[PDB]
Context: one part of a larger RNA, bound to proteins that are not shown
This record gives sequence, C1' cells and structure tokens, in this order.
RNA sequence: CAUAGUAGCAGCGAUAGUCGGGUGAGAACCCCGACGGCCUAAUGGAUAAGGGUUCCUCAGCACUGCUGAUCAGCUGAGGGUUAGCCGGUCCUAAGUCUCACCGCAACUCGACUGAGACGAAAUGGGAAACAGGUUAAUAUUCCUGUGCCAUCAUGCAGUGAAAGUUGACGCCCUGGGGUCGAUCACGCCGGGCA
RNA sequence: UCGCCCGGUCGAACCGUCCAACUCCGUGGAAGCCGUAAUGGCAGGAAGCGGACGAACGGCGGCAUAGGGAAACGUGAUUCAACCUGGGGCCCAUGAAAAGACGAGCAUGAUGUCCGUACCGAGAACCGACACAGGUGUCCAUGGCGGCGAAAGCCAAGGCCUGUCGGGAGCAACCAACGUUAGGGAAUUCGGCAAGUUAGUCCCGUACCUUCGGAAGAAGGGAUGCCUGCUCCGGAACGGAGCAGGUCGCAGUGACUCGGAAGCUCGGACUGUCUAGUAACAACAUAGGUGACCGCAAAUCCGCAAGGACUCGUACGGUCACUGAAUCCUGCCCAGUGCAGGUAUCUGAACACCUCGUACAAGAGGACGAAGGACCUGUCAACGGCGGGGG
RNA sequence: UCUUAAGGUAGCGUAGUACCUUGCCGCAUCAGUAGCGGCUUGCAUGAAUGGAUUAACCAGAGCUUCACUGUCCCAACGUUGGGCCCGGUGAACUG
Repeated sequence: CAUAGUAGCAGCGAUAGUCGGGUGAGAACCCCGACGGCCUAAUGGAUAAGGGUUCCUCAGCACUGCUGAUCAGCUGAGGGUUAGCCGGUCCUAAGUCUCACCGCAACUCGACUGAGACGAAAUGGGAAACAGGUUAAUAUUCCUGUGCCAUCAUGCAGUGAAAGUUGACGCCCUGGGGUCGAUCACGCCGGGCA
Repeated sequence: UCGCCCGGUCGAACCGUCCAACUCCGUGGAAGCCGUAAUGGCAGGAAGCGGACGAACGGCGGCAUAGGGAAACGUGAUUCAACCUGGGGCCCAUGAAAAGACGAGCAUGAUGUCCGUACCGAGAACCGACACAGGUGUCCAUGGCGGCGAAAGCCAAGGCCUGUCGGGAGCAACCAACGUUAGGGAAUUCGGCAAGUUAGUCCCGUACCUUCGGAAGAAGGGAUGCCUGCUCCGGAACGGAGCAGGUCGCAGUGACUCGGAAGCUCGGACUGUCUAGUAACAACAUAGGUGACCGCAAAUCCGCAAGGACUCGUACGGUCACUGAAUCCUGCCCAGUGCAGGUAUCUGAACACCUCGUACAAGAGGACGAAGGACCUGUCAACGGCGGGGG
Repeated sequence: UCUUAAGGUAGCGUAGUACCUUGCCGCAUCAGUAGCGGCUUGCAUGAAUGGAUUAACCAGAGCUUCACUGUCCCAACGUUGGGCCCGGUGAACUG
C1' cells in the first nucleotide's frame, strides 16, 4: 500500500419508541409534554470490598463515547464530606509478630517455652439519638425540638461491694405473646369515573 | 348508563407504667384425676385458690397548644415479619473467648479529644487490556391479583427507553431463532440426536420384585368452568371440604404453571467426589469386611539442629494398608519373592588383643564374632499361582 | 505322575474377559453381526488381585413395546433478527 469504504456497530425473553415543542451555527438519539413501551430478589432501595473525586456548578468539544451530540463517568476551572451517643478506636477468635532463651558456619533462617503486642469497619463481643427542617453537593454529623451515656467536680445520701448474674452461643419440630405490613368493616378528607 | 375505583385518615427516641412464659412459696388434699399441638404431671403432694420473682423493638400515659399534613388529622377486626417468651427431639458431632455490664443512689456542673463520612457499588465508577452479554458478599423474603408458593403470568411504588448507530426495499437467495403443515408414523440415524407426547388437583384403582422401608405418581379409569341457593369443620379468615338447581364453549390445571409410560440386560450398592478450559463414568469416596504395627520414654510421621504433628489423644485408641452396603460365600498352594521368628553348625566389619614384619610405621596373618546371610520354621483377606502328560 | 508349591472347589461363563465368531438352539422381526434366554470344551473365568447375587438409587452402557411427532417419505407457507440498497463510523486475516 493492497485488502476495503469491506467485517463489526442485528442475534442475549430487556426487540422501543412516536408526534409536537425547547435550546442551539448544527439535533434521530440534550431538555419539556403527550402517546407507546421495558424492569418486580431487580433495570427498585440501603450497603461491604474495591475504585478515588468519578459527586455539585459553570464553561466547553481537540480527546473519550460502537453513528451524532448543544449531552456526558470526556476537557478546564471552581466547590463539596461537619458526629460524646453511625463506624473506627476497646475486647478477644483461627492465628501473626516482637523481645528473651536455644539452634545454626551464619542470618533477614528455625521449632518450643516465657513476656508483650497484633489480629473482626457489610458479618463475632460492645456505654449512649430520636423526630423534623435545611443545601447545587453533607447530614442519627449542620439547624430546631426532645432525649440518653460516660468520666470528672461540688453537694447530699451511702458504707455496703463480691458472691452472683450478664456478656454467652449447636441442629430439627413446635406453642404462646406481639408490631409493621397486607386485607376486611364502618366513619371522615381528597382524587377519579360517569 | 351503573355506583364503583384509587389515595390519605400521621406522630419517634425517651420517661413512666402493665405482664404472659419459666421458676418458686402458702393453701389445698386428688388413690385417678390434672394438662398438651405433641411429650407429659402428681401423696417425694395433682387440680383449684392466693402469692413471690418475672418479657417485648409490645399495650397503655406522657413526650405532643413537638413535628408533619391541602384536608381529614379514624375506630374495630383477622392473619400476623420483627421483637419477646416457652415445650419437645437429636449427637460415636457437644455447638467461642475476652473486654465490658449488672450487682451498686440522687442533684447541679464540667468534659467527651483523634480517624472515616463525597460519589459509584455495576449489561459505563469494582476485577477481567475496553463504557467487556463474564465475574463480584450483605439486607430489603410481608406491595396488589394469582396460586401450594420467595413459582408463572399481569400490575403498583420506584427506575428506565443507555443490554445506546440510523434510514429504505411485502423486505429475493441464503443463515440464526421460531410457528403451522395433509396422508403415513422412526421408514430417518451409530443411536428418536432434535423436536414432540404427558402434565396441575380430587376420586377410583395399581403388577413383578423386595433388604418389608420400598416398588408407587407403577399402570389404568373418571372428574375439573360459570351462575343461583345452601350444608359441614372451625372462634374466624377476604380458610377448607362438600350438596342441589340452572347454564355456555370444539376446548373449564381453557393462558400460564404443568411426569410421557412399561419391560429385559450390563455396571456401581446408596447420598457424595473428579480431569477450573473436549472425559461426570463403570473411575475416587463411603458405611461394612479384613490384615498389619504399637502399652505411650509406644507405633507412624516432620526438622540440620534447637525441636515438632498425632495429642486437652491411651488399644471401645490411632497409625499403616487392602477390600468396598446387605445376602450366600470366600477352596487348594509357603517352592520363588516379601515380612517375621529361631538357629547346632557355617559365613559375617571395625576397635581392642595375639603372631610375623619395621630400633617405629606402612603391611601380612591369627584369635573372638554383632546385626545380616546360609539353614529351619510361621505366614496368601502378603506379592502371586491353581498346568502338561498318563491310568 | 512331570515343571515349579499346589493343579481350579462354590459359583459364574461366547462375559465391558471368548481368538475362532455373525459359535449353536430358542425368543422377537417381512428380514435382527444387535438384545434376551439356554448350551458352553473358558484362545486367555473364578473366589477381599474377592466370587456369586441383589431390592433401592442413576444427566452411566445396550435392547424391546405403547404413546407422540416434519427424524424421514418431501417438502411448503409463515414469523422475528440478519442478509440487499442509502447516511455515518470503520478494522483484520493475507500479499
């Protein structure tokens, strides 16, 4: 360079769009409405790990996006994560390491025995926070209200105080108590249909 | 046209209060009663009565002329996740520990620092070189109809049109998925591969064989909707089982969901395991059977050593092997090989000892002789073997 | 008897073991190197190298029947996504 403007941009039990309109130099695929659909243990909601700023805003389209793009997890600049009571932090688990001791030619190697420490963020144990409001982005953290726990200080009480209880537990069947939800009846508020 | 349909009708932590179950006490005095879903309980004292202790993330009151709502700003019921509390059964299996808390009062006040906290959590934020149809833990398992159901199918709440290229041709051949095909009906093919048939529920009914469990949903036959009015079980359900009458279709588990059935033979007994990526099988495992080693300062095994597993174990143990459920059984062979035991004699190294040799030494020989071997015996649910010929 | 210790017992047997081999007889079929039963001299079965046998179990191997059917006779028509034409994007294998 030919291959070639060719293969792929169809196949998956998720076949998904359409008519108006908006913005714009540019619109099939960016936004609004309507109509039409898809997902029901998930295509919904909350999270662990892991990622690491990917979150929000503004401005953009050289790059990235199986076409396009005014869009974007892309480009650039700014901003954003607020805790006594959610986690960590503490405890110990299988187990790990350090020091001592001993071995070894020797050690950054090696088993035991002592001592110490390490070892659980959804999902082991565990002092205590609920409701609402708020932001473009946080929220049991901020704000409003109400509440609770621990330690310490002062005051009062108390001299008890450590025996005991708890933490603290397998598999199978099952009764009773009982909330949410769901449903039924009737009443009230609002909507819909005719 | 009917008068039906949808949503809402709220309100916490916390403080206070209530208490069923379990346990116990008094009273009582059952010789048969009391009690359960079930097991069960009692003169060692049953029922009944009274009482002590004693639960919810539950009820009740406050919290609340808090909050929230446009408004109303309910009340009862059933079934009841969570949560609470009991009873029963099982083990050749026995189901953490520690910190901490309670035990152990009340006021007022002070202090409560440090680290994490955005977002994604996936058919574009993770891993897989990718905006990968792959892989990737937890909780929401109680939204409605449906039905046995956390099933199908349909629908909410919520989410989405980004499992992200479009336009056009009755859109040909051919290909992927798939529907229907008359008559025949496995003739296809290594082989019914592929596809299909059957199907839910109730009633009737059910062979050989069998380890008596099973086989078995054997097989085979019948039923199944709607509508009107009812019966039975139960406290009741918007729970279940039936009855009578009426009535529509080709079809009433009307879609969906939803076994095809029977027989003979081989193998492995069974559930289980396996070649991550061409083998799921008859292979491995298994219970069961058997043999071997060892009394624990053991047998077996790891370490160079210091040391260690088995072992918080002790023969009803645990190690090392073989066989592979049950049932009926498991013959003969110890010559070879293996293992083990014994052994007069034979053989058997080094040190020490003796002789020779060397002013020593090298070296040569001798005597003694361990395990081992020869030799002897035991042993095949050790390795293995179980013929040729002849009467 | 001899090699070399013994000389194959129960059973099972043309076997997932049998060369000969499609062994022979029967069952079944129009027709059956298959399958099953019987026989069985076993090229070269056989007892924890376990033998035989067996209910139950199985995505295990083989065979038969009923049922069913586009597997076949023998193919047709249809459905959806491609394929074909247009815009855009735009490789590779290979030389």

Shown are 680 nucleotides from a PDB entry: RNA (23S ribosomal RNA, nucleotides 1366 to 2058) from Haloarcula marismortui. The structure was determined by X-ray diffraction at 2.7 angstrom resolution and released in 2008. Among the 29 different proteins in the entry, which are not shown, are 50S ribosomal protein L18P, 50S ribosomal protein L29P and 50S ribosomal protein L15e. Keywords: anisomycin resistance, C2487U, large ribosomal subunit, 23S rRNA, Ribonucleoprotein, Ribosomal protein, RNA-binding, rRNA-binding, tRNA-binding, Metal-binding, Zinc-finger, RIBOSOME. Entry title: Structure of Anisomycin resistant 50S Ribosomal Subunit: 23S rRNA mutation C2487U. Primary citation: Blaha et al., J.Mol.Biol. (2008), "Mutations outside the anisomycin-binding site can make ribosomes drug-resistant". An Rfam search finds the family "Archaeal large subunit ribosomal RNA" in it. Clan: LSU clan. Rfam links the family to the GO terms ribosome and structural constituent of ribosome. Crystals were grown from: PEG6000, KCL, NH4CL, MGCl2, pH 5.8, sitting drop, temperature 292K.